[PDB]
Context: bound to proteins that are not shown
RNA sequence: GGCAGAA
RNA sequence: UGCUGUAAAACA
Numbered sequence: 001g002g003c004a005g006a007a
Numbered sequence: 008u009g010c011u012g013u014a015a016a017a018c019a
Base pairs, nucleotide, nucleotide: 002013003012004011005010
C1' cells in the first nucleotide's frame, strides 16, 4: 500500500 | 488480520 475513519 | 465512508450513477 488511492484518500480517510475507527481497532 | 479484518470492517466502514468515498472516488464508484465510475472503469471493463
Solved structure of RNA, 19 nucleotides shown. The structure was determined by electron microscopy at 3.22 angstrom resolution and released in 2024. The 2024 paper behind the entry is "Structural insights into RNA cleavage by a novel family of bacterial RNases". The PDB entry is titled "Structure of YicC endoribonuclease bound to an RNA substrate". The entry is indexed under endoribonuclease, hexamer, e. coli, HYDROLASE.